[PDB]
RNA sequence: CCUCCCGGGAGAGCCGCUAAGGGGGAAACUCUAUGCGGUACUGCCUGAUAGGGUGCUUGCGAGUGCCCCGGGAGGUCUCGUAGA
Numbered sequence: 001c002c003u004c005c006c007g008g009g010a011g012a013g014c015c016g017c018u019a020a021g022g023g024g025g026a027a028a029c030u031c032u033a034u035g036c037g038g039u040a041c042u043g044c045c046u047g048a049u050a051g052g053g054u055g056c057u058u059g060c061g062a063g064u065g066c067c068c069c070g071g072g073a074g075g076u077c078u079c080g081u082a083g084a
Base pairs, nucleotide, nucleotide: 001075002074003073004072005071006070007069008068009067010042011041013039014038015037016036017035020034021032022031023030024029040049043054044053045052046051055066056065059081060080061079062078063077
Other pairs, nucleotide, nucleotide, family: 018033tWH019020cHS019032tWS025027tHS033035tHS046047tWS047050tWS047051tWS057064cWW057077cHS
C1' cells in the first nucleotide's frame, strides 16, 4: 500500500402502505409526505443517488474497486495483449 469479511452511519434512490395538514372541486370524490414499510446505490467536478463533465489501478484495452465510523483478516487484484 493493496484485497477482502462483519457491523453501524449520512444522502434528494427504487418499489410499495398511509392522508392529519394542505391543494383541486358546487358536491361526491380526488391529489399530495413533512408520516411509514421493504430493498439497492457511492470515485472527483459542477447542479440533487437526476442532468452534464472528468480521473486512479503494469505500459495498453476491457474489467473490478474508489462516501463516513468502527471491527477482523490476509498478501493477493482479474482478463486480454505486449514486452527485440